Context: bound to proteins that are not shown
RNA sequence: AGGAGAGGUAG
DNA sequence: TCTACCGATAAGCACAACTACCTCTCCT
DNA sequence: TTGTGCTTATCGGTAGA
Repeated sequence: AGGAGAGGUAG
RNA backbone atom coordinates (compact mmCIF):
# COMPACT_ATOMS: atom_id res chain seq x y z
C1' A A 1 0.00 0.00 0.00
C1' G A 2 -4.44 -3.65 -0.60
C1' G A 3 -8.51 -6.85 1.33
C1' A A 4 -11.92 -9.59 5.38
C1' G A 5 -14.30 -9.43 10.82
C1' A A 6 -16.74 -6.35 14.52
C1' G A 7 -18.71 -1.88 16.76
C1' G A 8 -20.72 3.14 15.88
C1' U A 9 -23.49 8.21 13.49
C1' A A 10 -27.29 10.80 10.55
C1' G A 11 -32.33 10.59 7.87
C1' DT B 1 -54.71 -47.92 -34.35
C1' DC B 2 -49.00 -45.22 -33.37
C1' DT B 3 -46.73 -39.94 -33.16
C1' DA B 4 -46.49 -34.57 -32.87
C1' DC B 5 -46.64 -30.49 -29.67
C1' DC B 6 -49.12 -28.96 -25.29
C1' DG B 7 -50.93 -28.00 -20.46
C1' DA B 8 -49.97 -27.77 -15.62
C1' DT B 9 -46.34 -29.57 -11.71
C1' DA B 10 -41.22 -30.94 -9.31
C1' DA B 11 -36.29 -29.40 -9.18
C1' DG B 12 -32.28 -26.79 -9.65
C1' DC B 13 -30.29 -22.11 -10.57
C1' DA B 14 -30.09 -17.44 -10.21
C1' DC B 15 -30.32 -12.09 -8.00
C1' DA B 16 -31.87 -9.73 -4.32
C1' DA B 17 -32.58 -8.47 -0.16
C1' DC B 18 -31.37 0.77 1.37
C1' DT B 19 -28.20 5.67 1.26
C1' DA B 20 -24.22 8.86 3.19
C1' DC B 21 -20.06 8.32 6.76
C1' DC B 22 -16.57 6.76 11.00
C1' DT B 23 -13.28 3.89 14.01
C1' DC B 24 -10.56 -0.35 15.24
C1' DT B 25 -8.66 -5.26 14.58
C1' DC B 26 -6.89 -8.93 11.90
C1' DC B 27 -4.51 -10.86 7.65
C1' DT B 28 -2.34 -11.09 2.71
C1' DT C 1 -33.45 -18.98 5.28
C1' DT C 2 -37.01 -16.77 1.94
C1' DG C 3 -39.14 -14.41 -2.39
C1' DT C 4 -39.97 -14.45 -6.85
C1' DG C 5 -38.33 -15.15 -11.91
C1' DC C 6 -36.31 -18.72 -14.84
C1' DT C 7 -34.86 -22.88 -17.42
C1' DT C 8 -34.86 -28.63 -17.50
C1' DA C 9 -37.55 -32.60 -16.73
C1' DT C 10 -41.55 -35.85 -16.31
C1' DC C 11 -46.91 -37.28 -16.77
C1' DG C 12 -50.56 -37.62 -19.30
C1' DG C 13 -53.59 -35.32 -23.27
C1' DT C 14 -56.44 -35.52 -27.44
C1' DA C 15 -56.26 -34.78 -32.58
C1' DG C 16 -55.40 -36.34 -37.24
C1' DA C 17 -53.58 -39.67 -40.86
Source information: The depositors describe the entry as "Pre-translocated Pol IV transcription elongation complex". An RNA structure, together with DNA, in which 56 nucleotides are resolved. Among the 13 different proteins in the entry, which are not shown, are DNA-directed RNA polymerases IV and V subunit 2, RNA-dependent RNA polymerase 2 and DNA-directed RNA polymerases II and IV subunit 5A. The work is reported in "Transcription elongation of the plant RNA polymerase IV is prone to backtracking" (Fang et al., Sci Adv, 2024). The entry also models zinc and magnesium ions. The structure was determined by electron microscopy at 3.4 angstrom resolution and released in 2024.